The RNA with a sequence from a metagenome has 154 modelled nucleotides. On the sample the depositors note: hot spring metagenome. Entry title: Cryo-EM structure of Cas12g ternary complex. Protein in the same entry: CRISPR-Cas. Li et al. published it in Nat.Chem.Biol. in 2021: "Cryo-EM structure of the RNA-guided ribonuclease Cas12g". Method: cryo-electron microscopy, resolution 4.8 A. The entry became public in 2021.

[PDB]
Context: bound to proteins that are not shown
This record gives sequence, C1' cells and structure tokens, in this order.
RNA sequence: GGGAUGCUUACUUAGUCAUCUGGUUGGCAAACCUCCGCGGACCUUCGGGACCAAUGGAGAGGAACCCAGCCGAGAAGCAUCGAGCCGGUA
RNA sequence: UACCGGCUCUGACACCAACUGUGAUAAACUACCGCAUUAA
RNA sequence: UUAAUGCGGUAGUUUAUCACAGUU
Repeated sequence: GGGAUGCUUACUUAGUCAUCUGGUUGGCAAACCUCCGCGGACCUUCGGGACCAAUGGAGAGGAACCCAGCCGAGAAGCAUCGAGCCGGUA
Repeated sequence: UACCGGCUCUGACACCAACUGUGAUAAACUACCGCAUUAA
Repeated sequence: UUAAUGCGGUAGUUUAUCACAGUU
C1' cells in the first nucleotide's frame, strides 16, 4: 500500500519493482540434450572458417534444460466485518 | 435520532521499436606459447 | 624440466558499444 479476512482453483509464481525471477523436491511417459551427417552450401589467406540439413537415427542427466509435484506468494467467482460518499425513511 | 440500499473499496511502473544481421570499441575468463619476478 | 603469478598475442565464448539495412 489504506481496509482487514476467509471459502473455491486442470490459475499464475518466465512484465519489472516492492528485503523478492520465493524456496524446494522428482521426472515412467515426454521434451530438452550430446555425438553424429542423405546432403549441400558461401567465402577463402585454398589451411580452413560459419550455417542450414532428412516427415532421421539414437542415448542421458535430472547440473542445466524441459515435464511434473510441495509449501508460500498473488489474481479472480463469491462471502464476512468496518469506513468514506449519498438519499428515502428515523 | 437510526435503519435500508448502491458506489469505490486493494502497491507503483511498463505492458515491448520488437526481433535480427554485419562492421568496431573497451573489458572478461577459458585454451596455449613466451618473457620479467618466485622454489628444485 | 616440475610449482606460485603478472603482462602480451591468438582463437573458443561473449556482451554492449557505434553505424546501416530488412520482416513488421
């Protein structure tokens, strides 16, 4: 912050800041990834440099990546109490 | 003098002129060589 | 020749830098 607070979740937590991408756990599926190349392909100091690439093959770590989970955070469909503004009634 | 009812009730900002290539600047480590300075 | 560095050069990996030009 000007209200506080709770119910609900195939939500967000990968716009930033607000002490702040909050911290943390797994990953069979899957994605990611590491070696490769059917091939080209430009320039060249002819040594090599850089990139694309099969409706393509694998394999692995959960360090990363990505998928998923936990706590909390924040957004809302709604609800509770309170205040401001205002009128009818009093 | 009170009740009823509606309204706002909840931070700020920015919500991509963005993406991209090529040419240079200073700085950063990895990798390797050598020199100056330190042990055998 | 082995160990602790510093400073150069080179490439691996950058980023912004400055300048230009496209999809939009």